[PDB]
Context: one part of a larger RNA, bound to proteins that are not shown
RNA sequence: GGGAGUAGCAGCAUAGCCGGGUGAGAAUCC
RNA sequence: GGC
RNA sequence: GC
RNA sequence: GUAGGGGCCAGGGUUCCACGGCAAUGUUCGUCAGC
RNA sequence: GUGGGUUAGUCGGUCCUAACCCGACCCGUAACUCGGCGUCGGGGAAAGGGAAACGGGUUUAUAUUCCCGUAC
RNA sequence: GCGGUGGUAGGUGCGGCAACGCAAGCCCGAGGGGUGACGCCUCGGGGUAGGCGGACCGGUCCACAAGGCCGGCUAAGCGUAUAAGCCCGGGGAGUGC
RNA sequence: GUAAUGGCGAGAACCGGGUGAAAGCGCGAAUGGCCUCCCGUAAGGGGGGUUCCGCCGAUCCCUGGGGCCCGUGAAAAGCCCCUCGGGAACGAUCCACCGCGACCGUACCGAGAACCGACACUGGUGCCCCUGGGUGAGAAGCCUAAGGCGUGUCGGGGGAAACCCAGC
RNA sequence: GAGGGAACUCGGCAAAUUGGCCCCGUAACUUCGGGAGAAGGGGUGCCUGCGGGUGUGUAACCCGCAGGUCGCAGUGACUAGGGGGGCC
RNA sequence: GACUGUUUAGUAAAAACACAGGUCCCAGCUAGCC
RNA sequence: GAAAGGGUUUGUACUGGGGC
RNA sequence: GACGCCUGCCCAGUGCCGGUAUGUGAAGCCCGGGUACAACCGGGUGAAGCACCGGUAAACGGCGGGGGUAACUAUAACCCUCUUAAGGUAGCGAAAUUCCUUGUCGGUUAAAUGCCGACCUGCAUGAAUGGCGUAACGAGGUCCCCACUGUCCCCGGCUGGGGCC
RNA sequence: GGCGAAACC
Numbered sequence: 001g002g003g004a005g006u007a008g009c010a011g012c013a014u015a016g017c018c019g020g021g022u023g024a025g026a027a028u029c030c
Numbered sequence: 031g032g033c
Numbered sequence: 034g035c
Numbered sequence: 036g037u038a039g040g041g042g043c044c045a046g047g048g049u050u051c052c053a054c055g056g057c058a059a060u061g062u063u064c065g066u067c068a069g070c
Numbered sequence: 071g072u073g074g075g076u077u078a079g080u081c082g083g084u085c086c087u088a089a090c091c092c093g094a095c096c097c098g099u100a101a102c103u104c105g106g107c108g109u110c111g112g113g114g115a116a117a118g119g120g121a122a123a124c125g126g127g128u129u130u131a132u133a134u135u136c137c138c139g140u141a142c
Numbered sequence: 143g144c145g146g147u148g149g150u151a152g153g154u155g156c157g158g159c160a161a162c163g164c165a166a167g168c169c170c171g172a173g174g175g176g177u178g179a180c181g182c183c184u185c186g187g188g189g190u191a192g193g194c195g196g197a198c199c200g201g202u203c204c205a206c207a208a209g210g211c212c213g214g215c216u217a218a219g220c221g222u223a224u225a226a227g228c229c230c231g232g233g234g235a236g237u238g239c
Numbered sequence: 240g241u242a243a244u245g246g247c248g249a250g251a252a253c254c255g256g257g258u259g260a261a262a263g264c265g266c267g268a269a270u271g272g273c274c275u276c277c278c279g280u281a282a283g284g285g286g287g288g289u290u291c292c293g294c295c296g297a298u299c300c301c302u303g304g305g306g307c308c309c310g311u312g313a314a315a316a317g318c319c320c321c322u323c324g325g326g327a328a329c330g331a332u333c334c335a336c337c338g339c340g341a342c343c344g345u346a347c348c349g350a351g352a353a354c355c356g357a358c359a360c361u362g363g364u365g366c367c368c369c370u371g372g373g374u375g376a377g378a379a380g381c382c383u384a385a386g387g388c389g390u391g392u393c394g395g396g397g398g399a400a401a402c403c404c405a406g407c
Numbered sequence: 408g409a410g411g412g413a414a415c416u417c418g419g420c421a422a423a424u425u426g427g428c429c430c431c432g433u434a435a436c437u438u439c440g441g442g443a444g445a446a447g448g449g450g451u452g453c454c455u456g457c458g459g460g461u462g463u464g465u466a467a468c469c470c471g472c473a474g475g476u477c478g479c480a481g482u483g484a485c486u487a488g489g490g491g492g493g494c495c
Numbered sequence: 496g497a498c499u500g501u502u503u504a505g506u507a508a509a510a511a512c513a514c515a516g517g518u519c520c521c522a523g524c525u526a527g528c529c
Numbered sequence: 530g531a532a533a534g535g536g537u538u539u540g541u542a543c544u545g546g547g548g549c
Numbered sequence: 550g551a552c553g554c555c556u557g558c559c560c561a562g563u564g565c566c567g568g569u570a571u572g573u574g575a576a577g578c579c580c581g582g583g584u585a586c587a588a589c590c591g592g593g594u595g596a597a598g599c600a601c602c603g604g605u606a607a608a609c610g611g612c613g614g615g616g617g618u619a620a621c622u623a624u625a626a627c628c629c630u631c632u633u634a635a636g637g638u639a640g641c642g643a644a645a646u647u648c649c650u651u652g653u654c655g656g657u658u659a660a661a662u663g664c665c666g667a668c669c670u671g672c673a674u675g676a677a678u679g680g681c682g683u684a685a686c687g688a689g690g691u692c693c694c695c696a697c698u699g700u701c702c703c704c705g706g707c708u709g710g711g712g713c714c
Numbered sequence: 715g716g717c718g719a720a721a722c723c
Stems, first nucleotide, its partner, number of pairs: 001723002008717002016033003020030002034388002040369003046348002050346001051074004056070001060068002079142002081344003085119002090113006096106003123140005143339007152329001155164003168326010181307009192295006198214006215271001219266004227258006238247002272289006308312001354363002371383004393715001395714002402711006408704001410702002414700001419697001427451005436441001438551001452476010477481001489695007496686001500512002517549006527537003552682004557612003562609002564605005571600003577594006613631005641671001652668006
Other pairs, nucleotide, nucleotide, family: 003721tHS004720tHH005006cHS005718tHS006719tWH007718tHS010710cSS012351tWW022026tWH023025tHS023066cWS026066tWS027393tWS028063tWW035039tWS038040tHS038370tWH038385tWW043365tWW045350tWW049075tWS049076tWH057068tWH059070cWS068069tSS074131tWS078345tWH082116cSS086315cSS087115tWH087314cSS089114tHS098532cSS099101tHS099102tHS115118tHS119315tWS124217cSS128133tWH150331tWH151167cWS151330tHS153328tSS155166tWS160230cSS161256tSS164166tWH165331tWS167327cWW178316tHS179315tHH180314tWH188261tSS190297tWH191296tHS216268tWS216269tWH217268tHH218267tHS223261tWH224260tWH226259tHS226302tSS233252tHS234250tWS234251tHS235247tWS235250tHS236248tWH241243tHS260301cSS281282cHH297298tSS308310tHS348353tSS350364tWH352390cWH375379tHS380485cSS397712tWH401712tHS408699tWH409703cWW412698tHS413419tHS413698tWH415700cSS416418tHS423697cSS425488tHS426487cSS432446tHS433445tHS434443tHH435442tHS437440tWS438440cHS438683cHS462464tHS478480tHS498514tHS502509tWH515550tHS517607tWS522526cSS523541tSS524540tWW526538tHH530532tHS530533tHS551683tHS555676tWS556677cWH559634cSS560608tWH569570cHS574597tHS584587tHS606609cHS611635tSS618626tHS619624tWH625626cHS632636tWS633635tHS637638cHS637675tWS638676tWH639675tHS643650cWH643652tHS644646tHS647649cHS658660tHS661663cHS676679cSS699703cWS
C1' cells in the first nucleotide's frame, strides 16, 4: 500500500438547558 | 448567573 | 440533576 | 452523600502559583489545561 | 513559555533498646570478596519507648515555623 | 533545658493519736525501691464531642394568618475538688447481719 | 451490700476523717471571631446583638469489678523517692530578673487523570483515620443538609426497522 | 403475560414462590447438648381514646386493650428464609 | 467425608489435605535424629 | 556441613524425634 | 483419622532385631620356598559381613480344590479324597468394588437401562494400605413429594443502551 | 458532523 474514511470513541455513576460574556472563531472556557 |  |  | 466528601503515609518529584499562548499532546472541539 | 515559591528551642528526625546485622580477634579452608562458636566494640523503629505552645491575622503561592497576644 | 545574678526555705523549723500536711539545705559516689512496663473476652459508674426540644433577640422565605430556615463563639497555660479504689482512728457482731 | 460475683473475731455493721482521675469553674478575653443596620462608598468611618431553661448521648476520655489459658501476652534509656560513704560551711526542687538554645525535612496530588500496571487503564496500593437529619434493630437500603462534581471527557437525529445486551 | 402447570431438558439450568415483628403450636431421630426459625396457623394501616414500668416529671424511652373508619391490597415502596422425605 | 478450617495465582473447592483422638519405633544426654 | 563448628537445646522420658 | 461396637489365622518368603559355638572371609603380621636383595609361590592367624539358630504381622504382605450322600422333587446338616506357611473369621455385599448385566423378586410411574428395599455362583469384599454404624454439619454427588412459575404448548407486547442516518 | 486503527492479503 489495499483492508478503510471502515471498527471503536455504548454497556459498570445514561445530564444538561435559558440568559450574558470573552474572542478571528464557542455543544463542550467564564 | 439561574433552573 | 449525581 | 460510613463516600465520588474531609484529612494524611509510602511512592512520584516541581506536577504547586500568577501572567502570557495554542504547532504538537488531550479518544471529538477548544479562547481551557496536570501541555 | 517567562518569572516566582517551601522560614521551627516547642511538629518530626537526631536519643533507647527489640527481632536481627556488621567489624576486629579466634578456628577452618589449597585459598579467599567463603564458613562459623565465643569474647570485645558498634549499629538497628519518621506508627514501639520518649523535655517542652496555643488561639487570631497575614501571602498569587508558607505557616503550631512569619506578625500580634498570651505561655512552657 | 543549660548558665547565671539577688533574696528567702533550710543547715541551726513545725502542726496532727494516726493515715497524712508541709518552700523543709549544698557538691560527689555507690546501692535499693518504684514508674517506664504491656494479652483476649465481658459489665457497671462518672464525663465529653455531637444532636433534639421550648422561650427570646435580629435577618430572610411565605397571598394575610398560623408557620419554616440562618446566627446567638470561646484555645493552650495558671489556680482550684470530689468519685471509685486503697488507707487511718473509734466500735465491738452469728438461728446472724 | 452488688448489674453480677461477694464480705465479716486473720475484726462486720455504725460514727467520723485522709489520699486520690477525667472533667467542670474562674483568669486568659472583647476595640478577638460571627450575625446584622448605616454616611459618601476610594483609600476609610459609625452603631446594635452576642441571652436562657430542659432531655438523649457515643465506636471519644477516666475509673473500677469479673472470667479464660497443657496458650502467660518485650526490653533499655530516661524520671522520681530513700538510705549509706565521703567533702565544704554555706545555700535550694520556692519567688523575681536576665542570657543561649546548632544540623536536616517542611511546596502539591495522595488516587474512576498526579503512585504501580507500556496509557488521563472499571485493576491494585489505601478504606489508613473520621462522618449531620428522618424512617428504622441498625455504620442496612431509600430520601435529604453540608461539602464536592456535571472530566467515571465525542456529540446531533429519530415510532427509523430486523437482530443483540440489560429489564417489566 | 389469558388457559394449563416441568409435558422442556443429561438434569426444574434460568426465573418465580416465601420473606420483617407478636401470639399459638411444633415430629422422626438423637452423642440429651440438639434437630428447631422444624413444620403448620392467625394477626399487622389511619384516627379518637384508656391504662401500665422507671422517673419529681402532662421531661424522655418502652409495654398492653376497646371503639370508629378507608382501600383489590396495611413488613403497602425500601428492606426481607421456599419447604419436606429418603440414599452415597 | 464426623465438625470449623485449607487447596491446583490464570479451565478441577472436591469424596482430596489438615484436625482432635488411637497405636507403634528410637533415645538416659559426650543420647537419639539431622 | 569440605572442615571447624552447629540445629532439636536458655531443652532432659508427663520429653525430643520418626511413621500409619 | 471425632464418638459407638469391634479388630479374626499364618514368621514358610522379603525385611528389621538378637545371638553367635562352627565354615568362608581383605590388608597387615608369622612360617617355608625362590631371588647373591626384591618382585613371585604356598600355608597359618583371621574382624565386619554372609552362611547358620531364634524372636517379630496397629512390619511388607498372604488367607484353597474335586467328588458323594436324607421318607417321590429339590437341598445337603454329613462323609470320602487331592492338598497349604496358613487356608478369609465377624460383619457388609450386582456395591463410587459386578464382567455376563437393563441380574432376579418386590415397591415407586399410564409406561422405569433410574432410585429404594430384599436375595447371593463376592469375574476381582473384608477387619488400624482399618470393618460395620452414626446425631449435627456440607456453594459435595443423587432419587421423590407439595407449592411456584413464559422452562414448554406458543409465543406476543412495552422500556433504556447499541445497531441505522 | 468529527477524530481515526488493526488482524489478514